[PDB]
C1' cells in the first nucleotide's frame, strides 16, 4: 500500500474563516 470494519490526514482540507476538541491526542486484527 491493501482487505475486514461504522471507526481519518497536516510529507498537509483549516498553524484552525472550525472545536486547544463543540466528534476523533487521531480503533483493531489479517495480508
Ligand atoms: C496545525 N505530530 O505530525 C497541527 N489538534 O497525534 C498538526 N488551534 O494529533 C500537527 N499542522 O494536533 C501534527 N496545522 C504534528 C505531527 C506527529 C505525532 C502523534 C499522534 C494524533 O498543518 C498544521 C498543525 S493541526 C493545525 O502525532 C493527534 C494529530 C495532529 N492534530 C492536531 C490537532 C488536536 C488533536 C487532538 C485533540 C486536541 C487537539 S487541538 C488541535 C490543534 C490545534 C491547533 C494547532 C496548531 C495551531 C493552532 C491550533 C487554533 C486549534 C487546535
Nucleotide at each position: 500500500g491493501u482487505g475486514c470494519g461504522a471507526a481519518g490526514g497536516g510529507a498537509c482540507g483549516g498553524u484552525g474563516c472550525g472545536g486547544a476538541g463543540a466528534g476523533g491526542a487521531g480503533a483493531g486484527c489479517a495480508c

An RNA structure, in which 31 nucleotides are resolved. The entry also models potassium and phosphate ions. The PDB entry is titled "Co-crystal structure of the fluorogenic RNA Mango". The entry is indexed under quadruplex fluorescent RNA, RNA. The structure was determined by X-ray diffraction at 1.7 angstrom resolution and released in 2017. Crystallisation conditions: 50 mM HEPES pH 7.5, 0.25 M KCL, 1.4 Ammonium Acetate, 2.5 mM Barium Chloride.